[PDB]
Context: bound to proteins that are not shown
C1' cells in the first nucleotide's frame, strides 16, 4: 500500500469492446447563497487601443535666470511709502554635465536546438557600479549649450550671427605586469602557461564642499593607472530532451587545410587559394506541433497526463533590417530605414506602438478597480534631508478554490392542529411543533484599540584609524521623530432566537418508496433500458437518502483499463505465425584457466538553488496558512576499492557445428531418349438403319454407309497394376522405363578443425492454379459462345458441340482454406502399439524366420501438465531460454488518398470521418423441418356388411318468422344437451297483470297451513258464502309451527352477461407408452446422468453391461364376470331312483342342471430345443384355460384459452315499479333446402298363407292384468296369482312341416292422404301412439368418394328395462342363426422411440 | 418479417473552374546603417607659422553587404466546385 | 438449406450468384487376405 458492477445468450463459460462508481481543475453553466482567514482570477485575439499614471535624480559639477529675507543710507515728506544702492541670506528651476533609462515590470509569438536540465571545460574570453593594495592627480588651450538677435516653418521643430562656464572637450609632461625584440629559470592536457632582466606608447578634476586657520597642511565625496577579490555576462563539450518512414536521401562555405580579415574570445565567423569531403536506418532531410525546468494532477507502484500561481533559464516588444551611445543593447515606455494601421495637417508635411498598472472596444462559455501609499521591503539618484518607484505594501470586485464558524441550545406527548398514506384500526412527518428555561459564536449599538507591523535614515555625546591639530570629517549607544492599511484586527458592555438553507437523488450499479396524473403520449436515460390503464425509472405531492453555503450538469486529465501487459496479455478454432528458402546488419550464445575492469556492486568528495511533496517542531484562538529543521530526489561527475556474472584480451577442451571413413533409402531437381494402354481422327475389310443422350426427351450424326467389329496409320496428352494412415523436398509440389548431370537427408565409427553456433529487419531468390506477351503445338477435357432440355421464370444445374486455355520454350505475374489454420533453434518431462530406412546383441546349425536394445522419420491411444472448451500431450497446444513476424471491439475497409512494383489484370503498404453495443470462440438444452430409421396399429388393402342411390324419423344451419327461444360445432356437435316439446313444459312473443314482487328469510300485529260453491274475468286473479282454525309442551303468557292479510329496511330474482374470473364435472389424443424426482457424483458452468447400448415384450416388461446410481407416478397385477372343479345349501327351482300329473300340480330326494359364498385351478409351472449359459424366445406334455383364456370399470404427464356461470356454487358489471314475476295461445319441430345419423324397401336365399321349436335378463302393490267374453283390429269389459326361482308382464322371430305368388314397379314395397274406431291425457289439431278400409310415388343394390366387422365375430332376427298419465325409426341390457378373410408393412389415416439441419427461442 | 427499386437526410473521398496564403529559387532594382576608397567644399583645439599653409576631421561622391519592392517559373496549405463515387439512417418505395 | 460450403484466379450476369481451373474441411462419408 492495490475493491468491481452492468451489458452479446433460450441459458453457460470464455474473448472482446462500451458504460459507471474515485481524485483533480486559472474551469464554465443551472438553482441557491451568511460571514471570516489564506490563496487565485483573459487559458480565446502576440487582436486594436481613448484616458491617467508606470524612470528619474544631483545646485556640495557648471554658468545663467527668477526670487527675495535682514539692515542702513540717500528718499516722497504720503514719516513708510517704497525710486535706487540694497548687506544680499533662505530658496526655486529651463539648459550644459554625471549617473541611471540594458534593472525592476509584461508576454510566450518564435524556437526541435547546446533552447533547457544535469555534469564539466577556458592553456580561446569580457566585466560599469562595489571592496582591498600601490602610485599619482603636473602644466596649458579652444569652444558650445543656456542667454541675446534674426529667419524659415501650421506644427514637428530647425537654422543666422553674437554670447559664457563646467568634475564637459582638446594638447604636452610624468607612470607600465600592457605591445616588440632579446636572454634566463620553472612547469603543463598539442597549440603552450608562470616568473625574472634591457629598448619604442597611453591618465587624471589645478574638482566640489568643509576644518585648522598658517592657507601650507588636512576629511569626505569625486578622478587616473596597475593588480587582485566579488558580481554579472560569453563560448565549447558528454549525457538527457515531440510525432510522422503514406518524409530516404540531405549538404557546395557544404566538410578539411593554408593565409589574411575579424571578434572579448576559439572557430568557415568572413574572404582568396587547394582538395572532395561531411551527415544519414544508432533515422539525416522534410512536414506538423511546442517555450524548457523546479514543479502540478493522478496511480499501490511502475507509469500516464500538464507546464496556471511562485522561482531559474530563454526569446520577443506592431512586422523586417541596421547601427549609434554605453561596461553592458543591436535597446519594452531610445535612434534610423522600409511596410501595414491610427491620429494631426494649410496637403507641402509630421506624431504613435498598453505582450507595464488600471481601464475600453472585440473574440469568447469565462476571468477584476480608470482605487490608497511610498509607512514596510527592494531598487535609481544625492554628502544628506530627500525626490522618483502601477516594483511593492495594501484596500476594492468575483463561493473561483481550500480551511474555519454559524443559521440556535435544554426540557418537551396530549403524539396538538395540519400535510400525506390508510386495511379507516391507525401510521407518518414527529420532540418535530407549541410552551417553559438558557446563550449571543454571529448581528446591532456604544466605548477602548495613536494595536504589533517601526527599523530606521538624518540631527545632537564616547571610542579605534589618520593627522601637527578626533580641528573638522569618516566608526558604536542614548534621545526626538516617521503608518497607506486604519479607527483595521482585536478587547469590553448592553439588546434580540430574533435578520442567516439550499441543491441533487430514491429500479439495479447506488444510500434512500408510496399516492395521484399520464397511457409508447408527455417525457426520462451514464449503461441496462423505462412510457400503450396498478409506472418504486415520466410530471407532481408526501416521505426518505447524500451533501451542505454549497449542490448538480458539461468540458478535460489520470485511475478503474492486465484495454499496448517491462512490473503485467497474447497469436490451433475468439484479433493475431509472413507461402517458403539463402543470408546482411543487429540480438543472443557451450566448458575451463589467467588477466583487465566498460557494465555490475560498494565507499568518499562535489553538486542536484530557493520554494514545492513527506516527516517533526514553532506561531496565527483551531485549521487552511506562515516559518525553521530534516529527509528525499541524477541515465550526474571525480576518485578509492571487490571481481561471481555480462563485456574486452590471452590460452586450453570436445559435448554443439562441420569435414572426413564405411554404409542406406528415396515419385528430390534439370536434360535427352525409349515403351505400353487409352483417346480423337484418317484409311481399309465385313455389315445394315440406326448411334449417342436423359428422369423422360430433344439438339446432332446416319443410306454419300453410320454405330459395331477387325487391321493399319497420324498426333497429342498422361503414365492403369505396383500404390501403402508409404517416400522425397524449405515451401509450392514430385509417380511409365533408360541414360547423363546434380542437390539434400539418415545410420555406424569417429582420429579430424576446435564454438567455427542460433535467429534474422533491410536484400535477393523459389513459389499451386488461373492470367498476360512472343512463338509452337493442339488428342482428351472445357470458361466464353451456339443449340436443345428443364422451369411460374432458368440467364444455371442436364444434354449436344465448342474458342481461349489445358501442353512446350523464353519472359512477366507473385496470389490460395499457400493449412498442422500450430515460426525457427535447443534442452527436460509416464507409458502402450503400428509403420519406413538403418545399426547392434541374443536364440536358432542357419534368419528366410523370431526376441531384445537403439537412431532418424511417419501414425494411433493415452499420464502429469496446459486450455474457456473442443482438445494437445516426447512430431506438446506441457516445462524453459534465444531471435524474428504479427494482434488490440464489429462495420466503414482492404476502402480513400499517397508511395513502390506490374504491359495489363492487379499486387504490397494502408487510414479516418461516422456508426453499433455488440461482433466473436467452444460447449449445452428444448421446439420445428416442406426430416427420415423405424414400431404397434380394422391404420390399410384384401374378405364380409353398408353410406353416398330411393322413401320415412331425430337435430344443425340457413330459410322464414311474434318466437321460430340458448349453447356447443373438422376430428371430440348435429337420434347433442333435452332419458319424453299439445298445456305444465321453455329461455320468446302477445294479452290479462303485481311491484319487498312468483318464491324465501329476518321484525311485529299473530297463528295447524282453507276443503267446497256463486260471481266478474280467455284464465290469472279478485269479491264473498263457507271454513284454515294452540294441533306440542301450556304452572293460565309465551315459544315454536304453519300463517289468514298487513307495514317495514334489507331484499329475493334474473334460462341477463362473462368457462378468455373460475371451482366442480366431462370429452379428445389414448389404454398413446410415456412423465418425473432424490442421491451420490461427472462437468468451471449451462447441463448430463439415471431414462444411453445389447438381447427381449403390444408396454419405460425382464436380463446383461453402464459412476453414475437409487427411487416415484404411469403399465401390469390388484376388482368383477366368465371358462373346469371341490365344500355349505337345496326352494318357489331340478327330477338319479320313485309314485302322480294336460302340465313337476302333488308325496319323495337334492341325484343332474341351476341357484349364492369359500377353495383348488393358467401362474411359466414343468420338459425338450433356441438364446451370451442369463433374461427371454419356439415347440410340446399335463392341462378348460400356453404363454398375460376372453369381456368390462379403473384414461400417466399433460394438449385442446375444448364444453358446462343452463346441475350446483361462483368474483365482477347491469335491471331491480324491470334485465323479477302469477295465468292463457303457440315455439324451439316451419321448408326453394342441404347436412349426418337412424328406420323401411328395391325381392323370388324372397313375399303371402297354414301346423310347429329353442333364451336369458329386468320390473312389479295397486303395479304387473291367469284364464275368458266381445269387437273388423286396435283394443272394450270381467277376472287368477304375486312384496316374488311360486304369479304376471310374455311369444321368443328367423327357423322345422306343406302351399302360393313366378321375375312385372312385382302377392316386393308402404311414402302419400281420406273414411270410421282404440289406450292415456279435461284437452291428441302446429301437437302422441295404435287400429279396420281404400288409395299405391320413388326405389329393380346405387357413380367418384365412403364407414363398420378379426370368432361366437359381423350380419340377421327377436326379447326386456328406463324415458311416460300415453307417446322411442333413439338408448341400454338379454337371447337365436352364425362364415371366409390377415401371405405380408409397400402405399391411405393416426399415435409412439432414435438420430439428422435449424438462421426459432411468443418459433424454423 | 427479412431483403429489392425510386426519395429525402448525415458524414467521408475525388473534383474541375476558382480566390487566398506560405517557404524557398533565378533575375531587375536598391532605404537606412556599419565598412572601404575618394574628398577641388568647409573645418575651433595639433605643427610650422600666420591676412597663411600644412596634419587631422567632416560635408558630398563612389563601391561590397544589404531589408523591402517588382518580374518569372515551380513546390506546400485554407476556400471551392460543375458534379461525382461509395458508405450510414428513415420511410412500401414495387415485388420475392 | 432444395447444385455442400469456402479460398485464389478468369469469365458471364443488375445483383444474389453460375461456370472453368487448382486447393481445403473450417462438412457427410470407412478398410475385409
Nucleotide at each position: 500500500g492495490g475493491a468491481g458492477a452492468g451489458u452479446u445468450u433460450g441459458a453457460u463459460c470464455c474473448u472482446g469492446g462500451c458504460u459507471c462508481a474515485g481524485g483533480a481543475u486559472g474551469a464554465a453553466c443551472g438553482c441557491u447563497g451568511g460571514c471570516g482567514g489564506c490563496g487565485u482570477g483573459c487559458c480565446u485575439a502576440a487582436u486594436a487601443c481613448a484616458u491617467g499614471c508606470a524612470a528619474g535624480u544631483c545646485g556640495a559639477g557648471c554658468g545663467a535666470a527668477c526670487g527675495g529675507a535682514c539692515g542702513a543710507g540717500a528718499a516722497g515728506c504720503u514719516u513708510g511709502c517704497u525710486u535706487c544702492u540694497c548687506u544680499g541670506a533662505u530658496g526655486u528651476u529651463a539648459g550644459c554635465g554625471g549617473c541611471g533609462g540594458a534593472c525592476g515590470g509584461g508576454u510566450g509569438a518564435g524556437u526541435a536546438a547546446c533552447a533547457c536540465g544535469u555534469g564539466g571545460a577556458u592553456a580561446a574570453c569580457c566585466u560599469a557600479c562595489c571592496u582591498a593594495u600601490a602610485a599619482g592627480a603636473c602644466u596649458g588651450g579652444g569652444a558650445u549649450a543656456a542667454c541675446u538677435u534674426c529667419g524659415g516653418g501650421a506644427a514637428a521643430c530647425c537654422g543666422u550671427a553674437g554670447c559664457u562656464a563646467a568634475u564637459a572637450c582638446c594638447g604636452g609632461a610624468u607612470a607600465a605586469u600592457a605591445u616588440u625584440u632579446u636572454g634566463a629559470a620553472c612547469c603543463g592536457c598539442a597549440u603552450g602557461g608562470u616568473u625574472c632582466a634591457a629598448a619604442a606608447g597611453u591618465g587624471a578634476a589645478a574638482g566640489a564642499c568643509g576644518g585648522u586657520c598658517u592657507u601650507g597642511c588636512u576629511g569626505u565625496c569625486a578622478c587616473u593607472u596597475a593588480u587582485a577579490g566579488a558580481u554579472g555576462g560569453a563560448u565549447c563539450c558528454g549525457c538527457g530532451c515531440u510525432g510522422c518512414a503514406u518524409u530516404a536521401g540531405c549538404u557546395a562555405g557544404u566538410u578539411g587545410g593554408u593565409a589574411a580579415g575579424g571578434u572579448a574570445a576559439c572557430g568557415g565567423c568572413u574572404u582568396a587559394c587547394c582538395a572532395a569531403g561531411g551527415c544519414a536506418a544508432c533515422g539525416a532531410u522534410g512536414c506538423a506541433u511546442a517555450g524548457c525546468c523546479g514543479a502540478c494532477c493522478u496511480g499501490a507502484g511502475a507509469g500516464g497526463g500538464u507546464g496556471a500561481u511562485c522561482g531559474g533559464c530563454c526569446a520577443c516588444a506592431c512586422u523586417g533590417g541596421a547601427a549609434c551611445u554605453g561596461a553592458g543593447a543591436c535597446a519594452c515606455g531610445g535612434u534610423c530605414c522600409a511596410g501595414a494601421c491610427u491620429c494631426c495637417u494649410a496637403c507641402g508635411g509630421g506624431a504613435g506602438g498598453c505582450a507595464g498598472c488600471a481601464g475600453u472596444a472585440g473574440g469568447g462559455a469565462a476571468u477584476c478597480u480608470u482605487c490608497c501609499g511610498c509607512a514596510a521591503u527592494g531598487g535609481g539618484c544625492g554628502a544628506a534631508a530627500g525626490c522618483c518607484u502601477g516594483a511593492c505594501g495594501g484596500a476594492g470586485c468575483a463561493a473561483c478554490g481550500c480551511c474555519g464558524c454559524g443559521u440556535g441550545a435544554g426540557u418537551g406527548a396530549u403524539g396538538a392542529a395540519g400535510g400525506u398514506c390508510u386495511u379507516c384500526g391507525g401510521a407518518u412527518c414527529g420532540u418535530a411543533a407549541a410552551a417553559c428555561u438558557c446563550u449571543g459564536u454571529u448581528a446591532u449599538u456604544a466605548g477602548g484599540g495613536a494595536a504589533g507591523a517601526a527599523c530606521a535614515u538624518a540631527u545632537g555625546u564616547g571610542u579605534a584609524a589618520g593627522u601637527a591639530a578626533c580641528u573638522g570629517u569618516g566608526c558604536a549607544c542614548a534621545u526626538c521623530u516617521u503608518g497607506a492599511c486604519g479607527g483595521u484586527a482585536c478587547c469590553u458592555a448592553a439588546u434580540c432566537a430574533g435578520a442567516a438553507a439550499g441543491c441533487c437523488a430514491c429500479g439495479g450499479c447506488u444510500a434512500a418508496c408510496u399516492a395521484c396524473g399520464u397511457g409508447c403520449c408527455a417525457g426520462c436515460a451514464g449503461c441496462c433500458g423505462c412510457g400503450g390503464u396498478a409506472a418504486u425509472a415520466c410530471g407532481u405531492a408526501g416521505g426518505u437518502g447524500g451533501c451542505a453555503a454549497g449542490c448538480g450538469u458539461u468540458a478535460u486529465c489520470c485511475g478503474g483499463a492486465a484495454u499496448u501487459a517491462u512490473u503485467g496479455g497474447g497469436c490451433g478454432u475468439a484479433a493475431a505465425g509472413c507461402g517458403c528458402g539463402c543470408g546482411u546488419a543487429g540480438g543472443c550464445g557451450g566448458u575451463u584457466u589467467u588477466u583487465u575492469a566498460a557494465g555490475u556492486c560498494u565507499g568518499a568528495u562535489g553538486u542536484g538553488a530557493a520554494a514545492g511533496c513527506c516527516c517533526a517542531c514553532g506561531g496565527c484562538u483551531c485549521a487552511a496558512c506562515c516559518g525553521u529543521g530534516g529527509a528525499g530526489g541524477g541515465u550526474c561527475a571525480u576518485u578509492g576499492g571487490a571481481a561471481a556474472c555480462u563485456g574486452g584480451a590471452a590460452a586450453a577442451c570436445u559435448u554443439g557445428a562441420g569435414u572426413g571413413c564405411a554404409g542406406a533409402a528415396g515419385a528430390g531437381g534439370a536434360a535427352a531418349g525409349u515403351g505400353g494402354a487409352a483417346u480423337u481422327c484418317c484409311a481399309u475389310g465385313u455389315g445394315u438403319a440406326g448411334c449417342g443422350g436423359u428422369g423422360a426427351a430433344a439438339u446432332g450424326c446416319g443410306c454419300a454407309g453410320a454405330g459395331a467389329u477387325a487391321u493399319g496409320g497420324a498426333g497429342g496428352a498422361a503414365c492403369a497394376c505396383c500404390a501403402g494412415u508409404g517416400g522425397c523436398g524449405a515451401a509450392g509440389g514430385c509417380g511409365a522405363c533408360u541414360u547423363u548431370c546434380u542437390g539434400g537427408u539418415c545410420u555406424g565409427u569417429a582420429a579430424c578443425u576446435g564454438a567455427c553456433g542460433c535467429u534474422g529487419a533491410u536484400g535477393u531468390g523459389c513459389g499451386a492454379a488461373a492470367g498476360c506477351g512472343u512463338g509452337g503445338g493442339g488428342a482428351u477435357c472445357a470458361a466464353a459462345c451456339a443449340g436443345g432440355a428443364u422451369u411460374a421464370g432458368a440467364u444455371a444445374c442436364c444434354c449436344u458441340g465448342g474458342u481461349a486455355g489445358u501442353c512446350c520454350a523464353c519472359g512477366c505475374c507473385g496470389u490460395a482454406a499457400a493449412c498442422g489454420a500450430u515460426g525457427a533453434g535447443u534442452g527436460c518431462u509416464a507409458a502402450g502399439u503400428g509403420u519406413u530406412a538403418g545399426g547392434g546383441g541374443g536364440u536358432u546349425u542357419c534368419c528366410c524366420g523370431c526376441c531384445c536394445c537403439u537412431u532418424a522419420g511417419u501414425g494411433c491411444u493415452g499420464c502429469a501438465g496446459c486450455u474457456a472448451a473442443c482438445g494437445c500431450a516426447u512430431u506438446a497446444a506441457g516445462c524453459a531460454c534465444u531471435c524474428c513476424g504479427c494482434c488490440u471491439g464489429g462495420g466503414g475497409a482492404g476502402u480513400a488518398c499517397g508511395a513502390c512494383c506490374g504491359c495489363a489484370a492487379g499486387g504490397u503498404u494502408g487510414a479516418a470521418a461516422c456508426u453499433c453495443a455488440a461482433a466473436g470462440g467452444a460447449a449445452u438444452u428444448g421446439a420445428c423441418g416442406g426430416g427420415g430409421a423405424c414400431c404397434c396399429g380394422c391404420a390399410c388393402a384384401a374378405g364380409c356388411g353398408g353410406u353416398g342411390g330411393a322413401g320415412c324419423a331425430u337435430g344443425u344451419g340457413g330459410u322464414u318468422u311474434a318466437a321460430u327461444u340458448c349453447g356447443a360445432a373438422g376430428c371430440a356437435a348435429c337420434g347433442c344437451g333435452a332419458a319424453g316439446a299439445a298445456c305444465c313444459u321453455u329461455a320468446c312473443c302477445a294479452a290479462a297483470u303485481c311491484u319487498u314482487g312468483a318464491c324465501a328469510u329476518c321484525c311485529u300485529u299473530u297463528g295447524a297451513c282453507a276443503a267446497c260453491u256463486c260471481u266478474a274475468g280467455a284464465g290469472a286473479u279478485a269479491g264473498a258464502g263457507c271454513c284454515u282454525u294452540c294441533c306440542c309442551c301450556u304452572u293460565c303468557g309465551g315459544g315454536g309451527g304453519a300463517c289468514a292479510a298487513a307495514g317495514u329496511g334489507a331484499c329475493a330474482g334474473g334460462u341477463g352477461g362473462u368457462g378468455c374470473a373460475u371451482g366442480g364435472u366431462u370429452g379428445u389424443c389414448g389404454u398413446c407408452a410415456g412423465c418425473u424426482c432424490g442421491u451420490g457424483u461427472c462437468g468451471u458452468g449451462a447441463g448430463a446422468u439415471g431414462u444411453u447400448g445389447g438381447g427381449u415384450u403390444a408396454a419405460g416388461u425382464c436380463c446383461c453391461g453402464c459412476a453414475a446410481c437409487g427411487a416415484g407416478c404411469g403399465c401390469a397385477a390388484c376388482c368383477c364376470u366368465u371358462a373346469a372343479g371341490c365344500u355349505u345349501a337345496g326352494u318357489u327351482g331340478c327330477c338319479a331312483u320313485c309314485a302322480u300329473u294336460a302340465a313337476g300340480u302333488u308325496g319323495g330326494g337334492c341325484a343332474c342342471u341351476c341357484u349364492a359364498a369359500g377353495u383348488u385351478g393358467a401362474c411359466u409351472g414343468c420338459c425338450g430345443g433356441u438364446g451370451a449359459c442369463a433374461a427371454a424366445c419356439c415347440g410340446g406334455a399335463g392341462g378348460a384355460a400356453g404363454g398375460u383364456g376372453g369381456g368390462g370399470a379403473u384414461g400417466a404427464c399433460g394438449u385442446c384459452a375444448a364444453a358446462u356461470c343452463a346441475u350446483c356454487a361462483u368474483g365482477c358489471c347491469c335491471c331491480u315499479u324491470a334485465u323479477g314475476a302469477u295465468u292463457u295461445g303457440g315455439g324451439c319441430u316451419a321448408c326453394a333446402c342441404a347436412c349426418g345419423u337412424g328406420c323401411u324397401a328395391c325381392a323370388a336365399u324372397g313375399g303371402a298363407c297354414a301346423a310347429u321349436a329353442c333364451a336369458a335378463a329386468g320390473g312389479g302393490c295397486a303395479g304387473c292384468g291367469a284364464a275368458a267374453c266381445c269387437g273388423c283390429g286396435a283394443g272394450g269389459u270381467c277376472a287368477a296369482g304375486c312384496a316374488a326361482a311360486u304369479c304376471c308382464c310374455a311369444u321368443a322371430a328367423a327357423g322345422u312341416u306343406g302351399u302360393u305368388c313366378u321375375c312385372a314397379g312385382u302377392u316386393c314395397g308402404g311414402a302419400u292422404u281420406g273414411u270410421a274406431g282404440u289406450c292415456u291425457g279435461c284437452a291428441a289439431c302446429u301437437c302422441g301412439a295404435c287400429u279396420a278400409c281404400a288409395u299405391g310415388a320413388a326405389g329393380c343394390u346405387g357413380g367418384a368418394a365412403u364407414c363398420g366387422c378379426u370368432a361366437g365375430u359381423a350380419a340377421u332376427c327377436g326379447u326386456a328395462g328406463a324415458u311416460c298419465a300415453g307417446c322411442a325409426u333413439g338408448c341400454u341390457a338379454c337371447g337365436g342363426u352364425g362364415a371366409a378373410u390377415a401371405c405380408g408393412u409397400u402405399c391411405c389415416c393416426g399415435g409412439g422411440u432414435c438420430u439428422u439441419g435449424u438462421a426459432c427461442a411468443c418459433a424454423c | 418479417c427479412c431483403g429489392u427499386c425510386a426519395c429525402a437526410c448525415c458524414a467521408c473521398g475525388a473534383g474541375a473552374g476558382u480566390u487566398u496564403g506560405u517557404a524557398a529559387c533565378a533575375c531587375c532594382c536598391g532605404a537606412a546603417g556599419c565598412c572601404g576608397g575618394u574628398g577641388g567644399a568647409g573645418u575651433a583645439a595639433c605643427c610650422u607659422u600666420u591676412u597663411a599653409g600644412g596634419a587631422g576631421c567632416u560635408a558630398g561622391c563612389c563601391g561590397u553587404c544589404g531589408a523591402a519592392g517588382g518580374u518569372g517559373g515551380g513546390a506546400c496549405a485554407a476556400a471551392u466546385g460543375a458534379u461525382u463515387g461509395g458508405g450510414g439512417u428513415g420511410a412500401a418505395g414495387u415485388c420475392g | 438449406g432444395g447444385u455442400a460450403g469456402c479460398c485464389g484466379u478468369a469469365u458471364c450476369g443488375g445483383a444474389a450468384g453460375g461456370u472453368g481451373c487448382g486447393g481445403c474441411u473450417g462438412g457427410a462419408u470407412c478398410a475385409c487376405c
The RNA (16S ribosomal RNA) from Staphylococcus aureus subsp. aureus NCTC 8325 has 1533 modelled nucleotides. Entry title: Cryo-EM structure of a Staphylococus aureus 30S-RbfA complex. Among the 20 different proteins in the entry, which are not shown, are 30S ribosomal protein S13, 30S ribosomal protein S2 and 30S ribosomal protein S4. The organism belongs to Staphylococcus aureus, within Bacteria. An Rfam search finds the family "Bacterial small subunit ribosomal RNA" in it. Its Rfam clan is "SSU clan". Rfam links the family to the GO terms structural constituent of ribosome and ribosome.